[PDB]
Source information
Solved structure of RNA with a sequence from Homo sapiens, 30 nucleotides shown. The PDB entry is titled "Structure and dynamics of RNA repeat expansions that cause Huntington's Disease and myotonic dystrophy type 1". Primary citation: Chen et al., Biochemistry (2017), "Structure and Dynamics of RNA Repeat Expansions That Cause Huntington's Disease and Myotonic Dystrophy Type 1". Released in 2017, the model rests on solution-state NMR data.

C1' cells in the first nucleotide's frame, strides 16, 4: 500500500 | 411497511 470476507453504534432523505 | 445517503466502532483471508 490493494484485493476479498463477517459483525456493531449515532443519523438524515424519498414513497 | 418499504426505499437510499451521511457519520462511526470490532474483524478474518490472500498479495
Nucleotide at each position: 500500500g490493494a484485493c476479498c470476507u463477517g459483525c456493531u453504534g449515532c443519523u438524515g432523505g424519498u414513497c